RNA sequence: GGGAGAGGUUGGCCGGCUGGUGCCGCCCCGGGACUUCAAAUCCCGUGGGAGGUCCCGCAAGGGAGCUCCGGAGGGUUCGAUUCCCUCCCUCUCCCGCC
Numbered sequence: 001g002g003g004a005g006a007g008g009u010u011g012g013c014c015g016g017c018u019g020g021u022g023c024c025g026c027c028c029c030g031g032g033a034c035u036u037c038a039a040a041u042c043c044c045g046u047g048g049g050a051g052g053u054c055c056c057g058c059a060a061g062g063g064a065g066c067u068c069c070g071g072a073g074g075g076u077u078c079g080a081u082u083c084c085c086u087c088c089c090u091c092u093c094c095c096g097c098c
Stems, first nucleotide, its partner, number of pairs: 001095008011027002014025004020078001028047001029045005048069004053064004071087005
C1' cells in the first nucleotide's frame, strides 16, 4: 500500500442483553438506610456533553426544569441502543513493499 474481520453510550477506550422510548452484572463517584466504630450489607442515580427557559445573587456565580446527543449523517417503523445504507475512527489478520 490493497483486501477482509470486530467494534464505537449519556461515570467505565468494563462485559452481556434487548424493535417498546432501554435493561443485567461488575467497578468508580455522589447521596441515603441499617449502626458503638470500622468494614461488611442494602437502596437511589436527576453521574458526561450541547442549547433554550425560569428563579436567586450587586457580583463572581448558585438552583430548578425542559429539549437534543448512543462515533457523524440518513433510512425503515407507532416506537431504533437494537435492523439497513454512507462516511469517520480504533483494534487484529492476510497480501505486497525491506
Molecule: selenocysteine tRNA
Organism: Aquifex aeolicus VF5